Source information:
Entry title: Structure of R-GNA dodecamer. Solved structure of RNA, 22 nucleotides shown.

RNA sequence: CGCGAAU
RNA sequence: AGCG
RNA sequence: CGCGAAU
RNA sequence: AGCG
Numbered sequence: 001c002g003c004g005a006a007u
Numbered sequence: 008a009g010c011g
Numbered sequence: 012c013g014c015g016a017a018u
Numbered sequence: 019a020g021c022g
Base pairs, nucleotide, nucleotide: 001022002021003020007017009014010013011012
Other pairs, nucleotide, nucleotide, family: 004018tWS004019tHS005018tHS008015tHS
């Protein structure tokens, strides 16, 4: 930096 | 969260 | 129900 | 959180 569960 |  | 910022 |  990207993805991203919960929420 | 917010929106349709 | 779908979209979906944040992370 | 976890992952790359």